[PDB]
An RNA: 34 nucleotides with solved positions. The entry is indexed under stem-loop, adenine bulge, asymmetric internal loop, residual dipolar couplings, GAAA tetraloop, RNA. Entry title: NMR model of the first let-7 miRNA complementary site (LCS1) in 3'-UTR of lin-41 mRNA from C. elegans. It was solved by solution-state NMR.
C1' cells in the first nucleotide's frame, strides 16, 4: 500500500400506518490477513 471481519451515520427502495430491505464511493475498530 492493499485487503477480510465488524460496527456507524447519512442516504435511497417497497408502503397509509407500523414494518421492511440496499445498491449510495463515506468513515472507523475492537479484531484479522498479504
Nucleotide at each position: 500500500g492493499g485487503a477480510g471481519g465488524u460496527a456507524g451515520u447519512a442516504g435511497g427502495u417497497c408502503g397509509a400506518a407500523a414494518g421492511a430491505c440496499c445498491g449510495u464511493u463515506c468513515u472507523a475498530c475492537a479484531c484479522u490477513c498479504c